[PDB]
RNA sequence: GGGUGAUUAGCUCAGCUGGGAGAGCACCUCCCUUACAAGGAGGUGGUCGGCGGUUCGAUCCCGUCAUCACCCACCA
Repeated sequence: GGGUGAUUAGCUCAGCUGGGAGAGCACCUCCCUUACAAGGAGGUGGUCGGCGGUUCGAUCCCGUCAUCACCCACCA
RNA backbone atom coordinates (compact mmCIF):
# COMPACT_ATOMS: atom_id res chain seq x y z
O5' G A 1 -0.61 2.85 2.34
C5' G A 1 -0.66 3.36 1.02
C4' G A 1 -0.67 2.25 0.00
C3' G A 1 -1.91 1.37 0.00
O3' G A 1 -3.01 1.94 -0.69
C1' G A 1 0.00 0.00 0.00
P G A 2 -4.51 1.65 -0.20
O5' G A 2 -4.81 0.18 -0.72
C5' G A 2 -4.82 -0.12 -2.10
C4' G A 2 -4.73 -1.61 -2.34
C3' G A 2 -5.86 -2.44 -1.74
O3' G A 2 -7.02 -2.47 -2.56
C1' G A 2 -3.79 -3.40 -1.16
P G A 3 -8.47 -2.60 -1.88
O5' G A 3 -8.49 -4.06 -1.26
C5' G A 3 -8.50 -5.21 -2.10
C4' G A 3 -8.63 -6.49 -1.32
C3' G A 3 -9.77 -6.57 -0.32
O3' G A 3 -11.02 -6.86 -0.93
C1' G A 3 -7.80 -7.38 0.68
P U A 4 -12.38 -6.40 -0.22
O5' U A 4 -12.59 -7.46 0.95
C5' U A 4 -12.38 -8.85 0.71
C4' U A 4 -12.24 -9.61 2.01
C3' U A 4 -13.28 -9.31 3.07
O3' U A 4 -14.49 -10.02 2.86
C1' U A 4 -11.12 -9.32 4.04
P G A 5 -15.85 -9.22 2.58
O5' G A 5 -16.91 -9.94 3.52
C5' G A 5 -17.38 -9.30 4.70
C4' G A 5 -16.52 -9.62 5.89
C3' G A 5 -16.85 -8.88 7.18
O3' G A 5 -17.93 -9.46 7.89
C1' G A 5 -14.52 -8.80 6.80
P A A 6 -19.44 -9.13 7.48
O5' A A 6 -20.09 -8.54 8.81
C5' A A 6 -19.90 -7.19 9.20
C4' A A 6 -19.19 -7.09 10.52
C3' A A 6 -19.40 -5.81 11.31
O3' A A 6 -20.60 -5.81 12.06
C1' A A 6 -17.10 -6.29 11.21
P U A 7 -21.24 -4.42 12.55
O5' U A 7 -20.01 -3.59 13.13
C5' U A 7 -19.58 -3.76 14.48
C4' U A 7 -19.12 -2.45 15.07
C3' U A 7 -20.21 -1.39 15.24
O3' U A 7 -19.90 -0.57 16.37
C1' U A 7 -18.55 -0.56 13.79
P U A 8 -20.60 -0.84 17.79
O5' U A 8 -21.08 0.61 18.25
C5' U A 8 -21.47 0.86 19.59
C4' U A 8 -22.77 1.61 19.66
C3' U A 8 -23.51 1.52 20.98
O3' U A 8 -23.01 2.44 21.94
C1' U A 8 -25.01 1.13 19.20
P A A 9 -22.11 1.92 23.16
O5' A A 9 -22.96 2.33 24.44
C5' A A 9 -24.32 1.91 24.57
C4' A A 9 -25.27 3.08 24.56
C3' A A 9 -25.47 3.76 25.90
O3' A A 9 -25.77 5.14 25.69
C1' A A 9 -27.53 2.86 25.17
P G A 10 -24.88 6.29 26.39
O5' G A 10 -23.61 5.51 26.94
C5' G A 10 -22.57 6.20 27.61
C4' G A 10 -22.37 5.67 29.01
C3' G A 10 -22.21 4.16 29.14
O3' G A 10 -20.89 3.72 28.87
C1' G A 10 -23.72 4.97 30.79
P C A 11 -20.60 2.78 27.61
O5' C A 11 -20.63 1.30 28.21
C5' C A 11 -19.63 0.88 29.13
C4' C A 11 -20.15 -0.14 30.11
C3' C A 11 -20.66 -1.44 29.50
O3' C A 11 -19.62 -2.35 29.24
C1' C A 11 -22.23 -0.63 31.07
P U A 12 -19.54 -3.10 27.82
O5' U A 12 -20.47 -4.38 28.00
C5' U A 12 -20.16 -5.37 28.98
C4' U A 12 -21.29 -6.35 29.19
C3' U A 12 -21.86 -7.00 27.94
O3' U A 12 -21.05 -8.06 27.46
C1' U A 12 -23.62 -6.31 29.36
P C A 13 -20.73 -8.18 25.89
O5' C A 13 -21.70 -7.12 25.21
C5' C A 13 -22.58 -7.52 24.17
C4' C A 13 -23.77 -8.27 24.71
C3' C A 13 -24.78 -8.76 23.68
O3' C A 13 -24.42 -9.99 23.08
C1' C A 13 -25.92 -7.61 25.38
P A A 14 -25.20 -10.54 21.78
O5' A A 14 -26.70 -10.03 21.95
C5' A A 14 -27.19 -8.92 21.22
C4' A A 14 -28.67 -9.05 20.96
C3' A A 14 -29.11 -9.07 19.51
O3' A A 14 -28.90 -10.32 18.87
C1' A A 14 -30.56 -7.68 20.77
P G A 15 -28.16 -10.37 17.44
O5' G A 15 -29.35 -10.27 16.38
C5' G A 15 -30.59 -10.93 16.60
C4' G A 15 -31.74 -10.07 16.14
C3' G A 15 -31.64 -9.56 14.71
O3' G A 15 -32.15 -10.48 13.77
C1' G A 15 -32.06 -7.74 16.16
P C A 16 -31.09 -11.69 10.86
O5' C A 16 -32.53 -11.29 10.30
C5' C A 16 -33.46 -10.58 11.10
C4' C A 16 -33.99 -9.36 10.39
C3' C A 16 -33.37 -9.03 9.04
O3' C A 16 -33.81 -9.85 7.98
C1' C A 16 -33.51 -7.07 10.33
P U A 17 -32.76 -10.85 7.27
O5' U A 17 -32.65 -10.35 5.77
C5' U A 17 -31.51 -10.66 4.98
C4' U A 17 -31.84 -10.81 3.52
C3' U A 17 -32.79 -9.77 2.96
O3' U A 17 -32.13 -8.56 2.60
C1' U A 17 -33.52 -11.92 2.31
P G A 18 -32.19 -7.30 3.59
O5' G A 18 -33.17 -6.29 2.86
C5' G A 18 -34.58 -6.47 2.94
C4' G A 18 -35.28 -5.17 3.21
C3' G A 18 -36.81 -5.23 3.18
O3' G A 18 -37.34 -4.25 4.07
C1' G A 18 -36.04 -3.75 1.51
P G A 19 -37.18 -4.38 5.67
O5' G A 19 -36.80 -2.90 6.11
C5' G A 19 -37.21 -1.79 5.32
C4' G A 19 -38.29 -1.00 6.00
C3' G A 19 -39.04 -1.74 7.10
O3' G A 19 -39.43 -0.80 8.11
C1' G A 19 -40.54 -1.20 5.33
P G A 20 -38.30 -0.04 8.96
O5' G A 20 -39.13 0.86 9.98
C5' G A 20 -40.36 0.40 10.52
C4' G A 20 -40.34 0.43 12.02
C3' G A 20 -39.03 0.93 12.64
O3' G A 20 -39.34 1.59 13.88
C1' G A 20 -39.43 -1.28 13.34
P A A 21 -38.23 2.44 14.67
O5' A A 21 -38.61 2.20 16.19
C5' A A 21 -39.37 1.05 16.58
C4' A A 21 -38.49 0.00 17.22
C3' A A 21 -38.56 -0.05 18.74
O3' A A 21 -38.34 -1.39 19.18
C1' A A 21 -36.37 0.52 18.06
P G A 22 -39.48 -2.50 19.00
O5' G A 22 -39.09 -3.64 20.04
C5' G A 22 -38.58 -3.35 21.33
C4' G A 22 -37.94 -4.57 21.93
C3' G A 22 -37.48 -4.50 23.38
O3' G A 22 -38.51 -4.67 24.33
C1' G A 22 -35.76 -5.41 22.08
P A A 23 -38.22 -4.33 25.88
O5' A A 23 -37.12 -5.39 26.33
C5' A A 23 -37.48 -6.56 27.04
C4' A A 23 -36.38 -7.07 27.94
C3' A A 23 -35.84 -6.11 28.99
O3' A A 23 -36.68 -5.97 30.11
C1' A A 23 -34.04 -7.22 27.95
P G A 24 -36.41 -4.80 31.17
O5' G A 24 -35.02 -5.19 31.85
C5' G A 24 -34.89 -6.33 32.70
C4' G A 24 -33.45 -6.59 33.07
C3' G A 24 -32.81 -5.59 34.03
O3' G A 24 -33.08 -5.94 35.38
C1' G A 24 -31.35 -6.01 32.19
P C A 25 -32.70 -4.94 36.59
O5' C A 25 -31.12 -4.75 36.48
C5' C A 25 -30.24 -5.30 37.45
C4' C A 25 -28.87 -4.67 37.36
C3' C A 25 -28.77 -3.23 37.82
O3' C A 25 -28.60 -3.13 39.23
C1' C A 25 -27.74 -3.44 35.70
P A A 26 -29.82 -2.69 40.17
O5' A A 26 -29.61 -1.12 40.35
C5' A A 26 -30.25 -0.20 39.47
C4' A A 26 -29.34 0.22 38.34
C3' A A 26 -29.28 1.72 38.07
O3' A A 26 -28.34 2.39 38.89
C1' A A 26 -29.74 0.59 36.06
P C A 27 -28.82 3.26 40.15
O5' C A 27 -29.57 4.52 39.53
C5' C A 27 -29.43 5.80 40.14
C4' C A 27 -30.60 6.71 39.84
C3' C A 27 -31.80 6.62 40.76
O3' C A 27 -31.60 7.30 41.99
C1' C A 27 -32.52 6.75 38.51
P C A 28 -32.62 7.08 43.22
O5' C A 28 -34.03 7.56 42.65
C5' C A 28 -34.33 8.94 42.52
C4' C A 28 -35.74 9.15 42.03
C3' C A 28 -36.83 8.48 42.85
O3' C A 28 -37.19 9.18 44.02
C1' C A 28 -37.19 8.01 40.57
P U A 29 -37.81 8.38 45.27
O5' U A 29 -39.16 7.77 44.69
C5' U A 29 -40.22 8.63 44.31
C4' U A 29 -41.49 7.90 43.99
C3' U A 29 -41.90 6.77 44.92
O3' U A 29 -42.44 7.20 46.16
C1' U A 29 -42.20 6.09 42.69
P C A 30 -42.43 6.19 47.42
O5' C A 30 -43.36 4.98 46.96
C5' C A 30 -44.72 5.20 46.61
C4' C A 30 -45.45 3.93 46.22
C3' C A 30 -45.49 2.81 47.25
O3' C A 30 -46.45 3.04 48.27
C1' C A 30 -45.08 1.93 45.08
P C A 31 -46.35 2.30 49.69
O5' C A 31 -46.41 0.75 49.33
C5' C A 31 -47.66 0.10 49.11
C4' C A 31 -47.48 -1.40 49.00
C3' C A 31 -46.77 -2.05 50.18
O3' C A 31 -47.65 -2.35 51.24
C1' C A 31 -45.78 -2.78 48.16
P C A 32 -47.29 -1.92 52.73
O5' C A 32 -46.41 -3.13 53.28
C5' C A 32 -46.92 -4.45 53.27
C4' C A 32 -45.83 -5.46 53.05
C3' C A 32 -44.71 -5.49 54.08
O3' C A 32 -45.08 -6.17 55.26
C1' C A 32 -43.81 -5.65 51.90
P U A 33 -45.04 -5.41 56.66
O5' U A 33 -43.69 -5.91 57.34
C5' U A 33 -43.41 -7.30 57.47
C4' U A 33 -41.98 -7.63 57.14
C3' U A 33 -40.90 -7.00 58.01
O3' U A 33 -40.74 -7.65 59.26
C1' U A 33 -40.27 -6.85 55.73
P U A 34 -39.93 -6.93 60.45
O5' U A 34 -40.57 -5.48 60.55
C5' U A 34 -40.68 -4.79 61.79
C4' U A 34 -39.43 -4.02 62.15
C3' U A 34 -38.34 -3.97 61.09
O3' U A 34 -38.54 -2.93 60.15
C1' U A 34 -37.40 -4.44 63.24
P A A 35 -39.62 -3.07 58.98
O5' A A 35 -39.17 -1.96 57.93
C5' A A 35 -37.98 -2.14 57.18
C4' A A 35 -36.94 -1.10 57.52
C3' A A 35 -35.67 -1.17 56.68
O3' A A 35 -35.82 -0.50 55.44
C1' A A 35 -35.14 -0.88 58.99
P C A 36 -35.52 -1.29 54.08
O5' C A 36 -35.58 -2.81 54.53
C5' C A 36 -34.82 -3.80 53.86
C4' C A 36 -33.57 -4.13 54.63
C3' C A 36 -32.49 -4.83 53.82
O3' C A 36 -31.68 -3.93 53.09
C1' C A 36 -32.88 -6.05 55.79
P A A 37 -31.95 -3.68 51.53
O5' A A 37 -31.74 -5.12 50.88
C5' A A 37 -30.48 -5.76 50.98
C4' A A 37 -30.55 -7.20 50.52
C3' A A 37 -31.35 -7.45 49.25
O3' A A 37 -30.61 -7.17 48.08
C1' A A 37 -31.94 -9.04 50.90
P A A 38 -31.35 -6.66 46.74
O5' A A 38 -32.30 -7.88 46.36
C5' A A 38 -31.75 -9.14 46.06
C4' A A 38 -32.81 -10.20 45.96
C3' A A 38 -33.98 -9.87 45.04
O3' A A 38 -33.68 -10.10 43.68
C1' A A 38 -34.80 -10.70 47.08
P G A 39 -34.11 -9.04 42.55
O5' G A 39 -35.62 -9.42 42.24
C5' G A 39 -36.01 -10.77 42.12
C4' G A 39 -37.42 -10.99 42.60
C3' G A 39 -38.48 -10.11 41.98
O3' G A 39 -38.89 -10.57 40.70
C1' G A 39 -38.78 -10.18 44.32
P G A 40 -39.25 -9.53 39.54
O5' G A 40 -40.61 -8.87 40.03
C5' G A 40 -41.67 -9.70 40.49
C4' G A 40 -42.89 -8.91 40.91
C3' G A 40 -43.31 -7.75 40.03
O3' G A 40 -43.97 -8.17 38.85
C1' G A 40 -43.52 -7.16 42.32
P A A 41 -43.75 -7.38 37.48
O5' A A 41 -44.59 -6.05 37.67
C5' A A 41 -45.99 -6.09 37.86
C4' A A 41 -46.52 -4.75 38.30
C3' A A 41 -46.03 -3.56 37.49
O3' A A 41 -46.76 -3.37 36.29
C1' A A 41 -45.79 -3.09 39.78
P G A 42 -46.06 -2.66 35.03
O5' G A 42 -45.94 -1.13 35.48
C5' G A 42 -47.11 -0.33 35.60
C4' G A 42 -46.80 1.07 36.05
C3' G A 42 -45.80 1.85 35.21
O3' G A 42 -46.33 2.38 34.01
C1' G A 42 -45.28 2.13 37.49
P G A 43 -45.32 2.94 32.90
O5' G A 43 -44.76 4.28 33.55
C5' G A 43 -45.56 5.44 33.70
C4' G A 43 -44.71 6.63 34.02
C3' G A 43 -43.62 6.94 33.00
O3' G A 43 -44.09 7.77 31.95
C1' G A 43 -42.66 6.85 35.15
P U A 44 -43.19 7.99 30.64
O5' U A 44 -41.95 8.85 31.15
C5' U A 44 -40.93 9.25 30.26
C4' U A 44 -39.65 9.59 30.98
C3' U A 44 -38.36 9.34 30.21
O3' U A 44 -38.04 10.41 29.34
C1' U A 44 -38.17 8.47 32.41
P G A 45 -38.23 10.26 27.75
O5' G A 45 -36.96 9.40 27.30
C5' G A 45 -35.75 10.02 26.88
C4' G A 45 -34.74 10.09 28.00
C3' G A 45 -33.34 9.60 27.67
O3' G A 45 -32.55 10.59 27.02
C1' G A 45 -34.03 8.76 29.79
P G A 46 -32.39 10.60 25.42
O5' G A 46 -31.46 9.34 25.11
C5' G A 46 -30.08 9.36 25.43
C4' G A 46 -29.61 8.02 25.94
C3' G A 46 -29.55 6.90 24.91
O3' G A 46 -28.39 6.93 24.09
C1' G A 46 -30.71 6.13 26.79
P U A 47 -28.54 6.93 22.49
O5' U A 47 -27.85 5.57 22.02
C5' U A 47 -28.42 4.31 22.34
C4' U A 47 -28.41 3.38 21.16
C3' U A 47 -29.20 3.81 19.94
O3' U A 47 -28.52 4.77 19.14
C1' U A 47 -29.63 1.53 20.39
P C A 48 -29.34 6.00 18.50
O5' C A 48 -29.15 5.83 16.93
C5' C A 48 -27.90 6.12 16.31
C4' C A 48 -27.12 4.87 15.98
C3' C A 48 -26.48 4.85 14.59
O3' C A 48 -25.28 4.07 14.67
C1' C A 48 -27.92 3.03 14.79
P G A 49 -24.32 3.89 13.40
O5' G A 49 -23.05 4.79 13.73
C5' G A 49 -22.75 5.18 15.06
C4' G A 49 -21.66 6.22 15.08
C3' G A 49 -21.68 7.21 13.93
O3' G A 49 -22.57 8.29 14.16
C1' G A 49 -19.49 6.36 14.20
P G A 50 -23.98 8.37 13.39
O5' G A 50 -23.63 9.16 12.05
C5' G A 50 -23.60 10.58 12.05
C4' G A 50 -22.28 11.11 11.55
C3' G A 50 -22.21 11.41 10.06
O3' G A 50 -22.77 12.67 9.74
C1' G A 50 -20.28 10.21 10.73
P C A 51 -23.60 12.87 8.38
O5' C A 51 -22.50 12.80 7.23
C5' C A 51 -21.75 13.95 6.87
C4' C A 51 -21.17 13.81 5.48
C3' C A 51 -22.14 13.36 4.40
O3' C A 51 -22.94 14.41 3.90
C1' C A 51 -20.15 12.10 4.25
P G A 52 -24.45 14.13 3.43
O5' G A 52 -24.28 13.41 2.02
C5' G A 52 -23.56 14.02 0.96
C4' G A 52 -23.47 13.10 -0.22
C3' G A 52 -24.78 12.43 -0.62
O3' G A 52 -25.59 13.25 -1.44
C1' G A 52 -23.08 10.80 -0.47
P G A 53 -27.15 12.90 -1.61
O5' G A 53 -27.15 11.64 -2.58
C5' G A 53 -26.57 11.71 -3.87
C4' G A 53 -26.48 10.35 -4.51
C3' G A 53 -27.79 9.58 -4.62
O3' G A 53 -28.59 10.00 -5.71
C1' G A 53 -26.11 8.15 -3.78
P U A 54 -30.13 9.57 -5.78
O5' U A 54 -30.13 8.26 -6.68
C5' U A 54 -29.67 8.30 -8.02
C4' U A 54 -29.92 6.99 -8.72
C3' U A 54 -31.28 6.36 -8.45
O3' U A 54 -32.30 6.90 -9.27
C1' U A 54 -29.59 4.73 -8.18
P U A 55 -33.68 7.41 -8.61
O5' U A 55 -34.16 6.18 -7.72
C5' U A 55 -34.88 5.10 -8.31
C4' U A 55 -35.73 4.36 -7.30
C3' U A 55 -36.72 5.20 -6.49
O3' U A 55 -37.89 5.51 -7.21
C1' U A 55 -35.58 3.70 -5.05
P C A 56 -38.78 6.79 -6.81
O5' C A 56 -39.09 6.59 -5.27
C5' C A 56 -39.97 7.48 -4.58
C4' C A 56 -40.05 7.17 -3.11
C3' C A 56 -38.71 6.90 -2.43
O3' C A 56 -38.76 7.39 -1.09
C1' C A 56 -40.13 5.04 -2.15
P G A 57 -38.07 8.79 -0.71
O5' G A 57 -36.85 8.38 0.24
C5' G A 57 -36.24 9.32 1.10
C4' G A 57 -36.43 8.95 2.55
C3' G A 57 -35.48 7.89 3.10
O3' G A 57 -34.24 8.43 3.52
C1' G A 57 -37.69 7.29 3.64
P A A 58 -32.89 7.56 3.42
O5' A A 58 -32.58 7.16 4.94
C5' A A 58 -31.35 6.54 5.29
C4' A A 58 -31.58 5.18 5.90
C3' A A 58 -30.40 4.22 5.84
O3' A A 58 -29.49 4.41 6.90
C1' A A 58 -32.34 3.14 5.03
P U A 59 -27.90 4.32 6.65
O5' U A 59 -27.43 3.07 7.52
C5' U A 59 -27.82 2.93 8.88
C4' U A 59 -27.29 1.65 9.47
C3' U A 59 -27.50 0.39 8.64
O3' U A 59 -26.55 0.24 7.60
C1' U A 59 -28.18 -0.03 10.85
P C A 60 -27.04 -0.01 6.09
O5' C A 60 -28.04 -1.25 6.20
C5' C A 60 -27.61 -2.49 6.76
C4' C A 60 -28.67 -3.55 6.63
C3' C A 60 -29.32 -3.69 5.27
O3' C A 60 -28.54 -4.47 4.37
C1' C A 60 -30.98 -3.72 6.96
P C A 61 -27.32 -3.81 3.55
O5' C A 61 -27.74 -3.99 2.03
C5' C A 61 -26.99 -4.82 1.15
C4' C A 61 -26.64 -4.08 -0.12
C3' C A 61 -25.36 -3.26 -0.08
O3' C A 61 -24.20 -4.04 -0.34
C1' C A 61 -27.12 -1.95 -0.97
P C A 62 -22.74 -3.48 0.02
O5' C A 62 -22.55 -2.20 -0.91
C5' C A 62 -22.28 -2.32 -2.30
C4' C A 62 -22.21 -0.97 -2.97
C3' C A 62 -21.08 -0.06 -2.50
O3' C A 62 -19.87 -0.30 -3.19
C1' C A 62 -23.12 1.13 -2.45
P G A 63 -18.58 -0.85 -2.41
O5' G A 63 -17.35 -0.28 -3.25
C5' G A 63 -17.43 0.98 -3.90
C4' G A 63 -16.28 1.88 -3.53
C3' G A 63 -15.48 1.44 -2.31
O3' G A 63 -14.08 1.79 -2.42
C1' G A 63 -16.53 3.52 -1.85
P U A 64 -13.51 3.19 -3.01
O5' U A 64 -13.68 4.26 -1.84
C5' U A 64 -13.03 5.52 -1.94
C4' U A 64 -13.40 6.49 -0.83
C3' U A 64 -12.67 6.35 0.49
O3' U A 64 -11.38 6.93 0.45
C1' U A 64 -14.98 6.74 0.87
P C A 65 -10.42 6.90 1.74
O5' C A 65 -11.03 8.00 2.71
C5' C A 65 -10.49 8.18 4.02
C4' C A 65 -11.38 9.04 4.87
C3' C A 65 -11.30 8.78 6.37
O3' C A 65 -10.20 9.44 6.98
C1' C A 65 -13.57 8.94 5.70
P A A 66 -8.95 8.60 7.55
O5' A A 66 -9.43 8.13 8.99
C5' A A 66 -9.47 9.06 10.07
C4' A A 66 -10.48 8.64 11.11
C3' A A 66 -10.19 7.34 11.84
O3' A A 66 -9.28 7.51 12.91
C1' A A 66 -12.46 7.39 11.15
P U A 67 -8.23 6.36 13.29
O5' U A 67 -9.13 5.19 13.90
C5' U A 67 -9.57 5.24 15.24
C4' U A 67 -10.43 4.05 15.60
C3' U A 67 -9.81 2.68 15.37
O3' U A 67 -8.90 2.29 16.38
C1' U A 67 -11.97 2.69 14.46
P C A 68 -7.81 1.15 16.05
O5' C A 68 -8.62 -0.22 16.16
C5' C A 68 -8.97 -0.76 17.43
C4' C A 68 -9.85 -1.98 17.28
C3' C A 68 -9.23 -3.20 16.62
O3' C A 68 -8.37 -3.93 17.48
C1' C A 68 -11.37 -2.84 15.71
P A A 69 -6.84 -4.17 17.05
O5' A A 69 -6.73 -5.75 16.86
C5' A A 69 -7.73 -6.63 17.35
C4' A A 69 -8.20 -7.58 16.28
C3' A A 69 -7.16 -8.07 15.29
O3' A A 69 -6.34 -9.10 15.82
C1' A A 69 -9.17 -7.53 14.16
P C A 70 -4.74 -8.96 15.80
O5' C A 70 -4.27 -10.19 14.92
C5' C A 70 -3.85 -10.00 13.58
C4' C A 70 -4.65 -10.86 12.62
C3' C A 70 -3.99 -11.11 11.28
O3' C A 70 -3.11 -12.22 11.32
C1' C A 70 -6.19 -10.35 10.93
P C A 71 -1.95 -12.37 10.23
O5' C A 71 -2.73 -12.40 8.84
C5' C A 71 -3.22 -13.61 8.30
C4' C A 71 -3.33 -13.50 6.81
C3' C A 71 -2.06 -13.08 6.10
O3' C A 71 -1.18 -14.16 5.87
C1' C A 71 -3.86 -11.75 5.34
P C A 72 0.40 -13.91 5.80
O5' C A 72 0.60 -13.14 4.42
C5' C A 72 0.30 -13.77 3.19
C4' C A 72 0.18 -12.78 2.05
C3' C A 72 1.41 -11.95 1.74
O3' C A 72 2.35 -12.65 0.95
C1' C A 72 -0.51 -10.56 1.77
P A A 73 3.87 -12.13 0.81
O5' A A 73 3.74 -10.63 0.28
C5' A A 73 3.68 -10.37 -1.12
C4' A A 73 3.61 -8.89 -1.42
C3' A A 73 4.84 -8.06 -1.09
O3' A A 73 5.88 -8.17 -2.04
C1' A A 73 2.90 -6.93 -0.34
P C A 74 7.36 -7.71 -1.64
O5' C A 74 7.18 -6.24 -1.06
C5' C A 74 7.03 -5.11 -1.91
C4' C A 74 7.20 -3.83 -1.14
C3' C A 74 8.55 -3.67 -0.45
O3' C A 74 9.53 -3.12 -1.31
C1' C A 74 6.81 -3.21 1.09
P C A 75 11.09 -3.29 -0.98
O5' C A 75 11.24 -2.72 0.49
C5' C A 75 12.29 -3.17 1.33
C4' C A 75 12.03 -2.81 2.76
C3' C A 75 12.93 -3.46 3.78
O3' C A 75 14.20 -2.84 3.89
C1' C A 75 10.71 -3.65 4.50
P A A 76 15.53 -3.70 3.65
O5' A A 76 15.48 -4.07 2.11
C5' A A 76 16.67 -4.20 1.35
C4' A A 76 16.66 -3.34 0.11
C3' A A 76 17.97 -2.60 -0.15
O3' A A 76 18.18 -2.49 -1.55
C1' A A 76 16.21 -1.04 0.08